[PDB]
RNA sequence: GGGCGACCGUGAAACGGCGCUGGGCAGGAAAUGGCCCAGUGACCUGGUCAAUGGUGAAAAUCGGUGAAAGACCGACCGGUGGGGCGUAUCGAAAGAGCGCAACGCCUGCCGCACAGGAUGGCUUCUGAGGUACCGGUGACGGUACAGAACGCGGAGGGGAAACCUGGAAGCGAGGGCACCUCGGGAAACCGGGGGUCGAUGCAUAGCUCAAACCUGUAACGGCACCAGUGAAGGGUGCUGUGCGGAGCAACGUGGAGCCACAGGCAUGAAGCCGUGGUUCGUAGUCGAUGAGACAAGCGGUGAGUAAGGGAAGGGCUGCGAACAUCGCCUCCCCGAAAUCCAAGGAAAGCCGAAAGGCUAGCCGCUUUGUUGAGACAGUGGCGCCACGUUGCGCAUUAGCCGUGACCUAAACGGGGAACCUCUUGGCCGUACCGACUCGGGUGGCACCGGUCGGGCUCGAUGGCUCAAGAGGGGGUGAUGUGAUGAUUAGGGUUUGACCCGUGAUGCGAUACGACCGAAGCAUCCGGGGAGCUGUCUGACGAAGAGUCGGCAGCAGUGGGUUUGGCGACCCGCUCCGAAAGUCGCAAGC
RNA sequence: GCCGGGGCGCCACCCCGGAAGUGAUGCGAGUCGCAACUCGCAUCACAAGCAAACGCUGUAGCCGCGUGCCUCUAAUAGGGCUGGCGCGGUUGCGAAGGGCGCUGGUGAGUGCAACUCUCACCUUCGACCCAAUCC
RNA sequence: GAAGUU
Numbered sequence: 001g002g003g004c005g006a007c008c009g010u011g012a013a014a015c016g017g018c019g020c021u022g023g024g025c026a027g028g029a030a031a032u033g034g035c036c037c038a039g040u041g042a043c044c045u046g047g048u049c050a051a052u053g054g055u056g057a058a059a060a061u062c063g064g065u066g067a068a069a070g071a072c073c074g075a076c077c078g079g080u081g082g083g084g085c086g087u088a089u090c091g092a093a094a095g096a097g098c099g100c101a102a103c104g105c106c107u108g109c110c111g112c113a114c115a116g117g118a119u120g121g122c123u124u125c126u127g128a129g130g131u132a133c134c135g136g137u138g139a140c141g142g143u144a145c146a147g148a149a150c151g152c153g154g155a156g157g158g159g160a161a162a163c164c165u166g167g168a169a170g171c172g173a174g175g176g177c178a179c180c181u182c183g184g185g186a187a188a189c190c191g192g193g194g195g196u197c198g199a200u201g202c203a204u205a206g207c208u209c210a211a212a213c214c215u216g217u218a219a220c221g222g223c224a225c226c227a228g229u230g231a232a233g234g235g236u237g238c239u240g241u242g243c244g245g246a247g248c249a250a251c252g253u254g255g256a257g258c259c260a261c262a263g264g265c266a267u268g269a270a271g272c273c274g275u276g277g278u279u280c281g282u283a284g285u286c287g288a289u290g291a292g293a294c295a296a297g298c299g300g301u302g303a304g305u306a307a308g309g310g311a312a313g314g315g316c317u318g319c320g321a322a323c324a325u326c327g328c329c330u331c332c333c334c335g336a337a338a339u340c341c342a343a344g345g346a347a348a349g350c351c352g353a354a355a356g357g358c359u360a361g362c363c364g365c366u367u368u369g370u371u372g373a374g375a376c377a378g379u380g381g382c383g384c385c386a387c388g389u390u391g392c393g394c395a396u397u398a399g400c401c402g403u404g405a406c407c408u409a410a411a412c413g414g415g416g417a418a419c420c421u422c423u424u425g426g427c428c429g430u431a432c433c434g435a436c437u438c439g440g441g442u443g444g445c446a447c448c449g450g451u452c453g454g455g456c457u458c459g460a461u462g463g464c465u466c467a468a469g470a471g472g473g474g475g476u477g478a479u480g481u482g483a484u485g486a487u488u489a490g491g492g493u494u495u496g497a498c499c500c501g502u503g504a505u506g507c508g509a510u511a512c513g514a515c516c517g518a519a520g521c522a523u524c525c526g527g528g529g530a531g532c533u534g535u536c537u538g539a540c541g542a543a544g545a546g547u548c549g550g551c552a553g554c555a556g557u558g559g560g561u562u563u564g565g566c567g568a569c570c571c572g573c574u575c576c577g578a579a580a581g582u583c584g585c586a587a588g589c
Numbered sequence: 590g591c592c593g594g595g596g597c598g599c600c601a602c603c604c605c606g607g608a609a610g611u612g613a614u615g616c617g618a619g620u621c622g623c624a625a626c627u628c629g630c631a632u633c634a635c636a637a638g639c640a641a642a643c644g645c646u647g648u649a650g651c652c653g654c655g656u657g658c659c660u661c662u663a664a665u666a667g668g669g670c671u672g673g674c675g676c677g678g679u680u681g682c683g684a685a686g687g688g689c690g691c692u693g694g695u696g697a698g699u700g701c702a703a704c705u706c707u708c709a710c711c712u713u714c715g716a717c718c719c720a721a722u723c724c
Numbered sequence: 725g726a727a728g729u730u
Stems, first nucleotide, its partner, number of pairs: 003207002007414004016044002018041008046407005053401003061075004078106004084100004089096002109245005114216004119212001122201001124199002130145006150172003156165003175197003179194006221239006247392009257382005263273003276516003280513003284376003292371004296366002299363003308333003312330003320724001321730003325726002340345001349358003419472007426464003433454001434452004438700001440448002479586006490576002498528002501525001503524004536550005558571003587646003591607001594604003612633006647682010657670004686719003689715002693711006
């Protein structure tokens, strides 16, 4: 040490959770819920390839055309949105609830995802914690229980300390529930009674944040805009649901697009440089007698708000860049109605009652002004669309589930050294003094002042480099080389774990493109791979048979021995084999 | 500014210099071998220059093979997930700060008595808590 | 105007 992130094993199974069903318990008028037991599962709980199965959907309603209809076209009903009018309502107001029509938008259905809210139990914490029981001599271990947030408090725990943690009580606080139930209301909402609720996930993404219930934008935060009991709480809008539901894929033709071509040196704006390595390209046109960008004038066109649509665009604000998002803006396509009106229009750019007038925006254009070096192409790549071919589909469909094989950053399990701190013991040449302080003589040691428990249980304050235990610890890529961890965890014994190939093949390097291609990786080939001697000493066994610690040689393993050696004797064997952590040595600032 | 060369019980600290050609060329002894070296001698000679170790070893990445993910695009591009992870390669930067206390030392002080209490530095020990403005 | 990730 920045929530997790090592290695090994099992592995989509299982513990655990959750839902459902059955039985019990406490509380309570019920009811939701909470606790316990036992079964059970389309759930949490995967990926890739394959093959064949089991269940099994749906288009708001009606009517037309139609071979067909959920699809196309009508009517009608819902639900939203921007406004208008009215209120049975709340409010100071903004706004909110409700009613009334008109318009706009929407498969309103099904399936899967996703999002919000409360619980839940998962990562981490609380936690080397507390309480009860059980186990142990003890340190402590196991099981169960205990927290709405938040604030005091401070038992316990950690640390050398400052400090950190703090469901041990106790005292305040009285919230959430897209929870239950009962009243009131048309409804927003208001009230009574209950249930439940530790922090974290405000971790962009590999791990957990899940399942499950309810809901579909109702949510923290943020921005913009209203409003005035002025910073001001109260509101509104956006973020704040998506993909499928019949076409999809490969290929051929055609079109319009998009991405990469960095950097250094340096430039009449050329040219050169780089790769791990090649006698490889990086053309060409136009350009400082200005590429381009901006700005200004000229002309055309000229306003269209809500909603919908678009391979559309964007500034600023962070502390500096980069990337994305939210807001707020800009452009284009399409485009209402309620309602007002001098009936022409307005709502729906600005002025105007109208006629009309004006401007933003768009579209191109300029010995036009400002600034200054590329633009077009080329090369490689990417997707889109239109048409055509082929295959598979369009109800026994999608979805969900099931089967086989293989895999693993799910999950579950394991072990782990140094070191720190405790527990029980054992022993010691070993009883003499040992500790403390605002006292002195010493720069300081030294000896006594005073104090402290003990001083024969002999070892009294200490030393075994003591033995057996307990808790904590233990998971972050970049210089080389070791050791320890570790004859471990774990795995394997010929259907063979693992190892080595200087043996092929493929993917594979650092301006962009091509070729070759180191390490690494994959597939395939080969080679190794579980000892190979002594019926021996000894014991087990029935006075029977049957073995090896040891040892000898062979292999196989790497070092000391010549103060250090070119091949040799001992060490020492004998299936492979990790990781976190710890400690050296060299090398380098 | 070395190591003590030695002595002081660990006193403290003292002696004592074991000290500074601060470089090469040839000879000789050097276990090396002609690929050195060590010291003594003669010459050249910059004709004025040399010895220090304790403590740190991290980080931004990028490339490409295997294996996944988020965001953005119509897609390749882009930004990231500890360089995403696992394994190789590779280019730069760096080779550390700060708070808190702790070991020790230094000055004051409160004060009359603190090694010991406070205050100011240095110091050394702790990945105990921050910096992680370069990501 | 805002902060999310390196």